[PDB]
Notes: Shown are 32 nucleotides from a PDB entry: RNA (human telomerase PJ6 hairpin). Method: solution-state NMR. The entry became public in 2005. The entry is indexed under asymmetric internal bulge, residual dipolar couplings, telomerase protein binding site, RNA. Leeper and Varani published it in RNA in 2005: "The structure of an enzyme-activating fragment of human telomerase RNA". The PDB entry is titled "The structure of an enzyme-activating fragment of human telomerase RNA".
RNA sequence: GAGGUCGGCCCGACUUCGGUCACUGCCACCUC
Numbered sequence: 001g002a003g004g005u006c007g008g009c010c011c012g013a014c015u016u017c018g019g020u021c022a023c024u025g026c027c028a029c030c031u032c
Stems, first nucleotide, its partner, number of pairs: 001032005007027003012021003
């Protein structure tokens, strides 16, 4: 400069209020 990870914080929306997504991020672990 880019990425696998939501890891966790806010939950902003979508819901059968169990869960679901990453939206503009906030904190970060391992890499070229």